Notes
An RNA structure, together with DNA, in which 92 nucleotides are resolved. The PDB entry is titled "Structural insights into human co-transcriptional capping - structure 4". Method: electron microscopy, resolution 3.6 angstrom. The entry became public in 2023. The entry has 15 different proteins, among them DNA-directed RNA polymerase II subunit RPB9, DNA-directed RNA polymerase II subunit RPB3 and DNA-directed RNA polymerase II subunit F. The 2023 paper behind the entry is "Structural insights into human co-transcriptional capping". The sample was in a buffer at pH 7.4.

[PDB]
Context: bound to proteins that are not shown
DNA sequence: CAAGCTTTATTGAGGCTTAAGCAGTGGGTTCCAGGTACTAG
DNA sequence: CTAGTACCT
DNA sequence: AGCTTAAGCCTCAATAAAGCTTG
C1' cells in the first nucleotide's frame, strides 16, 4: 500500500489392509 | 524363694487376590446433545 | 396448538 | 486370552514374659 500471499484442515473410536 | 512347668501374648515365617505390561505405519467409517422450557406465529 | 429454538443436565 | 511378579493380606509354629508349683 486497496486486505497484510490469509495455507495450521477438530478429535476420538472401530474396521480393513500393507511390510 | 526358686528352678521348672504351664499359660499367653508374640512375633517371625508360610499361603491367597491384583495391577500392568503385551512389535511397528497408513486408509475408511461413525459418533460426538438430548430433554425440557418458554415463547411466537 | 404446535413449532422453533434457547437454556439445563 | 492368558501369563507373571511383586505386593498387600491371612494363618501357624517357637518363645520369652507371667504366674503357678512343688522342691
Nucleotide at each position: 500500500a486497496c486486505c497484510g500471499g490469509a495455507g495450521a484442515g477438530g478429535g476420538a473410536a472401530c474396521c480393513c489392509a500393507c511390510u